An RNA structure with a sequence from Lactococcus lactis, in which 99 nucleotides are resolved. The depositors describe the entry as "Crystal structure of the L.Lactis YkoY riboswitch bound to cadmium". NCBI's taxonomy places the organism under Bacteria, Bacillati, Lactobacillales, Streptococcaceae, Lactococcus. Method: X-ray diffraction, resolution 1.89 angstroms. The entry became public in 2018. Keywords: Riboswitch, RNA, Cadmium, yybP-ykoY. Crystals were grown from: 40 mM Sodium Cacodylate pH 7.0, 80 mM NaCl, 20 mM BaCl2, 5 mM CdCl2, 12 mM spermine hydrochloride, 12% 2-methyl-2,4-pentanediol. Ions in the entry include cadmium, barium and magnesium.
RNA sequence: AAAGGGGAGUAGCGUCGGGAAACCGAAACAAAGUCGUCAAUUCGUGAGGAAACUCACCGGCUUUGUUGACAUACGAAAGUAUGUUUAGCAAGACCUUUC
Numbered sequence: 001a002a003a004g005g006g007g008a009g010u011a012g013c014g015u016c017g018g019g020a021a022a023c024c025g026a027a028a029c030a031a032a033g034u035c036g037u038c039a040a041u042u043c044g045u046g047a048g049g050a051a052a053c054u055c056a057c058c059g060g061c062u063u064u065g066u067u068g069a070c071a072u073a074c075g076a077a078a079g080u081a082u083g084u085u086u087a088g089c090a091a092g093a094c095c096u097u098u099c
C1' cells in the first nucleotide's frame, strides 16, 4: 500500500422537530423476521447435541399492532380522523492475507 474483517452500519458527519441560541429530543411495549454492539480472533450468552443445528435468554435493526410525541382538519372543549415519527454518507485503531 491492496483486499477483506472491524462496521448488531460501530463511531463520526448529517437529517428532522423544538429552541434566538447554547442545546434538548427523535420513544415505550409486543409479535414476527433478521442480524450480534460490547470482543486478541467477527466469535451474542447459556442448555442440549458428535456436529450442522435446535431451544431459552440478553440485545441491535426491520415490519406490523398498541401507546406516546407531534402536524393538519373538525370539535367551544374532553376529543375524533389522517398523517409524520434520524433520510443519506460513513470510518479509524486493531486483526488476517498478499506484494
Base pairs, nucleotide, nucleotide: 001098002097003096004095005094012089013088015026016025017024018023027067028066029065030064031063032062033061034060035059036058044057045056046055047054048053068085069084070083071082072081073080074079